[PDB]
RNA sequence: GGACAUAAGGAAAACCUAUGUCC
Numbered sequence: 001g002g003a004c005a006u007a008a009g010g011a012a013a014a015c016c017u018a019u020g021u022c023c
Base pairs, nucleotide, nucleotide: 001023002022003021004020005019006018009016010015
């Protein structure tokens, strides 16, 4: 750097935090 997956909270959203396997 790539692929797959899980969850809570928060002015609306975008967004933000966290975890596992593999390469």